Entry title: Crystal structure of the FMN riboswitch bound to roseoflavin. This is an experimental structure of RNA (FMN riboswitch), with 109 nucleotides shown. The work is reported in "Coenzyme recognition and gene regulation by a flavin mononucleotide riboswitch" (Serganov et al., Nature, 2009). It was solved by X-ray diffraction to 3 angstrom. Keywords: Roseoflavin, FMN, riboswitch, transcription, RNA.
RNA sequence: GCUUUGAUUUGGUGAAAUUCCAAAACCGACAGUAGAGUCUGGAUGAGAGAAGAUUC
RNA sequence: GGAUCUUCGGGGCAGGGUGAAAUUCCCGACCGGUGGUAUAGUCCACGAAAGCU
Ligand code: RS3
Repeated sequence: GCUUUGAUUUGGUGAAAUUCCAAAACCGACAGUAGAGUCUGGAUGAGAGAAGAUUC
Repeated sequence: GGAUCUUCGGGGCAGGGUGAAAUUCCCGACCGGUGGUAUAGUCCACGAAAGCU
C1' cells in the first nucleotide's frame, strides 16, 4: 500500500445529530476448547492515534 | 509547521438451565478501539487478525 471480516431504524428537539433524548433493534478476527464479542493463547505484542519534552 | 526523544494508547457473562464435560449450547447479563463530523460499536476514513505486494 491493496484486499478480506460486521452491524440501525422509528419518534422527538434543534439552524444542524443514522452521533443528543425516547423506544426498539443489530454487529463483534484468528488459535484452543463441548460450538466463545466476554475464558485461555499470540500479547510484557501490534495499533489507528493522543499527550509531553528538546531543538532549528 | 520540521526534526529529536519520553510517556500513554480496549471494555465485558452476575445469576440460572441442560450435560460426563459448555463463562462456548439455551435463558439472562454485560461490553463498545483511533481520527472525522452536533457528542457515533452501526455514517465517512482508518487500527489489531488473515491474505497479496
Ligand atoms: O488481534 C486481536 N486481538 C484482540 O484482542 C484482534 C482482536 N482482539 N484482532 C481482530 C481483528 C479483526 C479483523 C477483528 N474484527 C472484528 C474484524 C477483531 C479483532 N479483535 C477483536 C476486537 O478487538 C474486539 O474485541 C471486537 O471486534 C469488538 O468487541